[PDB]
Shown are 89 nucleotides from a PDB entry: RNA (THF riboswitch). The 2014 paper behind the entry is "A Disconnect between High-Affinity Binding and Efficient Regulation by Antifolates and Purines in the Tetrahydrofolate Riboswitch". Crystals were grown from: 2,4-methyl-pentanediol, spermine, sodium cacodylate, sodium chloride, dithiothreitol, pH 7.0, VAPOR DIFFUSION, HANGING DROP, temperature 303K. Rfam match: THF (Tetrahydrofolate) riboswitch aptamer. From the family's description: Tetrahydrofolate (THF) riboswitch was first reported for Ames et al. as an RNA motif in 5' untranslated (5'-UTR)regions of folate transport and biosynthesis genes in Firmicutes genomes.

RNA sequence: GGAGAGUAGAUGAUUCGCGUUAAGUGUGUGUGAAUGGGAUGUCGUCACACAACGAAGCGAGAGCGCGGUGAAUCAUUGCAUCCGCUCCA
Numbered sequence: 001g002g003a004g005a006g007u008a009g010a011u012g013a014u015u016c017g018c019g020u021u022a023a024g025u026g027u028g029u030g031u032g033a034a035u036g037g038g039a040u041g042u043c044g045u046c047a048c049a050c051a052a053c054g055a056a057g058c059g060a061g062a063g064c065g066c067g068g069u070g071a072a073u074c075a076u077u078g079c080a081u082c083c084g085c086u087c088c089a
Base pairs, nucleotide, nucleotide: 001088002087003086004085009077010076011075012074013073014072015071016070017069018067019066020065027051028050029049030048031047032046033045037083038082039081040080041079057064058063
Other pairs, nucleotide, nucleotide, family: 005084cWW006036cSS006037cHS007078tHS008044tSS008078tHS019022cSS023055tWH023067tWS024054tWW024067tSS026052cWW034044cWW035042tWH056065tSS059061tHS059062tHS079080cHS
């Protein structure tokens, strides 16, 4: 020199939950944080403060829904500038 592994996350399926007495999710501004094995970092990700806005409930009942809902597992996917690592040359 050529090829590759490996991050934050993303999407989906399943499962156990949460909310439905509206939290969460999504949006805006601001301040910060963590991001392949090492250094750095975003127009990616996250936390917090403030602001605007919106909601699907039902069943006699076991339960059934609804929510751009949380997490775990699985699958698929997945680092920019450098250095390293593995394989080939």
Method: X-ray crystallography, resolution 1.77 angstroms. The entry became public in 2014. The PDB entry is titled "Structure of the THF riboswitch bound to 7-deazaguanine". Bound small molecules: 7-DEAZAGUANINE (7DG).